[PDB]
Molecule: P/P-tRNA
Organism: Homo sapiens
RNA sequence: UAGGGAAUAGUUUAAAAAACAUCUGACUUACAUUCAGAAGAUGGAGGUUCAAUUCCUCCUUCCCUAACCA
Repeated sequence: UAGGGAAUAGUUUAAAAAACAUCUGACUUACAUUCAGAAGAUGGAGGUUCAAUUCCUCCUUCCCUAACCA
């Protein structure tokens, strides 16, 4: 140089939940484990729809593939 796919809580994943991470308690002489609470999102922009992670569109980041025959 051309095509395909992906991004979601701080992290990793599912279809707006769970696991830790964080925070607040309890338990312990103390810490961890454990237990009880709590808060935390759908890369970005635009549009349809009463309602859009779930219907489309452009951009960014990243990944994968191809880039050949003389």